[PDB]
Context: bound to proteins that are not shown
This record gives sequence, C1' cells and structure tokens, in this order.
RNA sequence: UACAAGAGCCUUUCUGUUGUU
RNA sequence: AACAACAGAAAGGCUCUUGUU
Repeated sequence: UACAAGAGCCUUUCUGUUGUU
Repeated sequence: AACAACAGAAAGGCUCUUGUU
C1' cells in the first nucleotide's frame, strides 16, 4: 500500500474474581 | 499483596478472505 469488514493464532499487558497454603 | 494458568473490554500484532456503477 483507496474504504469497510470479519476470524483464528501464541507473546508482556487493563477490569478484577476465585484458590491449596 | 505476590504466585503459573486464567474471564473478558479497551487500546496496541499479524494474517487472510467478504466488494465497488
């Protein structure tokens, strides 16, 4: 790389909950 | 509190396919 979409994919992450101690 | 794996949102990563009178 005109505009507007859709999904799966695994990495630190924003709202936090639950949980052995 | 931290703890490996989390439920998503929002922002930020790809990849494609869905078409113009």

Shown are 42 nucleotides from a PDB entry: RNA from Homo sapiens. Keywords: Argonaute protein, siRNA, RNA BINDING PROTEIN/RNA, RNA BINDING PROTEIN. The entry also contains Protein argonaute-2, not shown here. Method: cryo-electron microscopy, resolution 2.8 A. The entry became public in 2025. Li et al. published it in Cell Res. in 2025: "Mechanistic insights into RNA cleavage by human Argonaute2-siRNA complex". The PDB entry is titled "Cryo-EM Structure of hAGO2D669A-siRNA-target (21-nt)".